[PDB]
Context: bound to proteins that are not shown
RNA sequence: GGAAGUAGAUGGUUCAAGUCCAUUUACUUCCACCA
Repeated sequence: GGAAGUAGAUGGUUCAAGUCCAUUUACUUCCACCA
């Protein structure tokens, strides 16, 4: 850096958001870089 799980907190969208788009705190892993 990326991915998977856990416990949440936000913003936007929308008549309507636990269900759409995104942001974010904490824990738990795991993969690549050597093999």
Description
Shown are 35 nucleotides from a PDB entry: RNA. Released in 2010, the model rests on X-ray crystallography data to a resolution of 2.69 A. The entry is indexed under Protein-RNA complex, Rossmann Fold, CCA-Adding, tRNA, Phospholation, Transferase-RNA complex. Primary citation: Pan et al., Science (2010), "How the CCA-Adding Enzyme Selects Adenine over Cytosine at Position 76 of tRNA". Sample source: chemical synthesis.